RNA sequence: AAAAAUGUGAUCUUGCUUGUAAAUACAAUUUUGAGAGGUUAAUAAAUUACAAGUAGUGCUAUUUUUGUAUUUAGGUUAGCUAUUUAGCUUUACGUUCCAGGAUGCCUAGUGGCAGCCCCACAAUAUCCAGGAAGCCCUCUCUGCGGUUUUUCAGAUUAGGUAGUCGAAAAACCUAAGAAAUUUACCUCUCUAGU
Numbered sequence: 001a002a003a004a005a006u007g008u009g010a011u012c013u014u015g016c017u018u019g020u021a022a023a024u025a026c027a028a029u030u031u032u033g034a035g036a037g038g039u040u041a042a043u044a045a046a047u048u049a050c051a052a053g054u055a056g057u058g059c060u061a062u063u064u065u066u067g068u069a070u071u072u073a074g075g076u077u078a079g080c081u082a083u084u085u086a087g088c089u090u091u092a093c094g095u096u097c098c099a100g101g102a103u104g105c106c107u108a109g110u111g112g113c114a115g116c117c118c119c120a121c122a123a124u125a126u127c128c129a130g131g132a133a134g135c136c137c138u139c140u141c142u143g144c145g146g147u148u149u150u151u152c153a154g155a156u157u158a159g160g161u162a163g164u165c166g167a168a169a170a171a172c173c174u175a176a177g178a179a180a181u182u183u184a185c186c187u188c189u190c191u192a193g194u
Base pairs, nucleotide, nucleotide: 021047024044073107074106075105080087081086095133096132097131098130100128101127103125110120111119112118146172148170150168151167154165155164
C1' cells in the first nucleotide's frame, strides 16, 4: 500500500513520582584586574533495567504475497575561460584549509564496457554559502562574616564568668587590601682673635 482477523473475558502496551548506575568550557566573564588566596559564590543539565501508588494505558499472537525488487542500488549543490570545439575551482565569496543538509530531477534507460551508478546525454533552479587556522569577544543569576559554635582543652586570673589570646578542628568560604593615594606649615642662632 490494505488489515481484514482464530487472537492468554472484542483492540492496545504510555502515562509518572522516586532509589543505584553510567557522558557535559575555545577564547571568556565575575573572582583575584595580580604566578595563587576568593576563574568565588552557577549552572545546569542528561539517560535507564527494578520496589509500593497515576494523566493515560487494563500488560500475550500464527500466517499469504510484500516493492516480481537485488536482504530495494548511484548523484548534485556542478564554479567558469573564449563565439561552439578545448579545458577544469575539494565549497572562500577577510586570506588559506575541511565539509556540504536537501527539494527538484537525471538513471531505476541509452551508444563505447559482458554489465553498472565509469565515458557522454545535456539543459539545469540554486535556502545558508557552515566550520578550523584568521575576525565578530555573547546575556540571566549578590553567595558573606552567619554563627555558631562550639568545643575547647588550654593560655591569662588570687580564683570565677565573659572577653582577648591559643588550639582542635574547622572550618567553613573572607581567619574578609589590592595595587601605588598627597605640594603643607612653622623658622632658632652668629669672633676672644683689633
Solved structure of RNA (CrPV-IRES) with a sequence from Cricket paralysis virus, 194 nucleotides shown. Rfam match: Cripavirus internal ribosome entry site (IRES). About the family: This family represents a Cripavirus internal ribosome entry site (IRES) which is required for the production of capsid proteins through IRES-mediated translation. On this family, see Fernandez et al., Cell 2014: "Initiation of translation by cricket paralysis virus IRES requires its translocation in the ribosome". Released in 2018, the model rests on electron microscopy data to a resolution of 3.2 angstrom. Keywords: ribosome, mammalian, CrPV IRES. The 2018 paper behind the entry is "Dual tRNA mimicry in the Cricket Paralysis Virus IRES uncovers an unexpected similarity with the Hepatitis C Virus IRES". The sample was in a buffer at pH 7.4.